[PDB]
Released in 2023, the model rests on X-ray crystallography data to a resolution of 1.88 A.
The RNA has 26 modelled nucleotides.
Crystals were grown from: 0.4 mM oligonucleotide, 3.5 mM Spermine tetrahydrochloride, 50 mM HEPES pH 6.5, 10% MPD.
RNA sequence: UUCUGCUGCUGAA
RNA sequence: UUCUGCUGCUGAA
Numbered sequence: 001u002u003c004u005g006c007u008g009c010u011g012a013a
Numbered sequence: 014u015u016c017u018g019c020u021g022c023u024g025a026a
Base pairs, nucleotide, nucleotide: 001026002025003024005022006021008019009018011016012015013014
Other pairs, nucleotide, nucleotide, family: 004023cWW010017cWW
C1' cells in the first nucleotide's frame, strides 16, 4: 500500500 | 435493505 473477516459514528435514497 | 463520507479491532499478501 491493496485486500478477506468482524465492527463504530453518520448522511442519502 | 442498498449506498456516499469518517472511523475501530484483526488477519492475508